[PDB]
C1' cells in the first nucleotide's frame, strides 16, 4: 500500500486487529 471481518443497524457511521 493492499485484503479480510466486526460493531453501530447502514456501500450513514465506528473498532485498526490481523494476513500479505
Ligand atoms: C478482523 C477486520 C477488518 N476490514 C477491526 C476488515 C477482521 C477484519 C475499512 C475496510 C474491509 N473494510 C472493513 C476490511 C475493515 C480490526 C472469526 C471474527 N473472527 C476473525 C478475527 C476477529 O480479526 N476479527 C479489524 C478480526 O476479520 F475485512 C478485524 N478487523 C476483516 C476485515
Nucleotide at each position: 500500500g493492499g485484503a479480510u471481518g466486526c460493531u453501530u443497524a447502514c456501500u450513514c457511521a465506528g473498532c485498526c486487529a490481523u494476513c500479505c
Solved structure of RNA with a sequence from Mus musculus, 20 nucleotides shown. The depositors describe the entry as "Interaction between a fluoroquinolone derivative and RNAs with a single bulge". The organism belongs to Mus, within Eukaryota. The entry is an ensemble of 11 models. It was solved by solution-state NMR.